Source information:
Keywords: NUCLEIC ACID (HNA/RNA), DNA, RNA, HNA, HEXITOL NUCLEIC ACID, HYBRID, DUPLEX, MODIFIED NUCLEIC ACID, ANTISENSE, BACKBONE MODIFICATION, NUCLEIC ACID (HNA-RNA) complex. Solved structure of RNA with a sequence from Homo sapiens, together with DNA, 20 nucleotides shown. Released in 2005, the model rests on X-ray diffraction data to a resolution of 2.6 angstrom. The PDB entry is titled "Crystal Structure of a decameric HNA-RNA hybrid". Maier et al. published it in J.Am.Chem.Soc. in 2005: "Reinforced Hna Backbone Hydration in the Crystal Structure of a Decameric Hna/RNA Hybrid". Sample source: CHEMICAL SYNTHESIS, PHOSPHOROTHIOATE.

DNA sequence: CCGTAATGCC
């Protein structure tokens, strides 16, 4: 830099 | 679609 996931906010 | 903590792979 890609990709996949938890919880909150625009 | 942008943002913050938390983690897993290339």
């Nucleotide at each position: 830099g890609g990709c996949a996931u938890u919880a909150c906010g625009g």